[PDB]
RNA sequence: GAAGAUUGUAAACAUGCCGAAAGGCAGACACUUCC
Ligand code: NJL
Numbered sequence: 001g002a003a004g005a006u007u008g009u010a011a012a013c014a015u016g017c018c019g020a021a022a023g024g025c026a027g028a029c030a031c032u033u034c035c
Stems, first nucleotide, its partner, number of pairs: 001034004015026004
C1' cells in the first nucleotide's frame, strides 16, 4: 500500500446509541491476509 471494511469475515469487532428481542445506527485505536 491493497483487500477484510458503502463494515461480519478466511478469521477478528473495544465502546456509545435505538430495540424485548432479532436486528439496526455511529465508530478502525489497532489487528488479519497478500505484496
Ligand atoms: C472498533 N473495535 C471498531 C469500527 C466501522 C466498523 C468498525 C479505540 C479508540 C479509538 C477508535 C477505536 C477504538 C477501538 C475499536 C475496537 C473493534 C471499529 C469502526 C468503523 F477509533 F480509542 N473500534 O476495538 O479512537 O465501520